Context: bound to proteins that are not shown
RNA sequence: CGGAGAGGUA
DNA sequence: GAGGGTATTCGCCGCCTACCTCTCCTAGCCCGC
DNA sequence: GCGGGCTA
DNA sequence: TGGCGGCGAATACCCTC
Repeated sequence: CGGAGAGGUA
């Protein structure tokens, strides 16, 4: 700060 | 072959809330300097 | 010969 | 070419005239 993906907390 | 009655298959719609961190957004080719 | 813009 | 259930609409298969 507009999109896609990955990981996480309750 | 059209009618009416069954089956059958395909397309669309739906699938909780709030917050945190990190990396990346075409390829070919044709023209211009 | 390398960079930038246009198109599939 | 590793969702799945509900539902409706666009369409297979068979008896009748």